[PDB]
RNA sequence: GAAGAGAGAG
DNA sequence: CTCCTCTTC
Numbered sequence: 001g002a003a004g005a006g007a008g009a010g
Numbered sequence: 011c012t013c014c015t016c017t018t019c
Stems, first nucleotide, its partner, number of pairs: 001019006008013003
């Protein structure tokens, strides 16, 4: 830097 | 719109 995910937050 | 956590590439 690019990704998979959150019955993660505002 | 922003942010956090876990993982890989």
This is an experimental structure of RNA, together with DNA, with 19 nucleotides shown.
Crystals were grown from: MPD, LITHIUM CHLORIDE, SPERMINE TETRACHLORIDE, CACODYLATE, pH 6.0, VAPOR DIFFUSION, HANGING DROP, temperature 293K.
Released in 2000, the model rests on X-ray crystallography data to a resolution of 2.3 angstroms.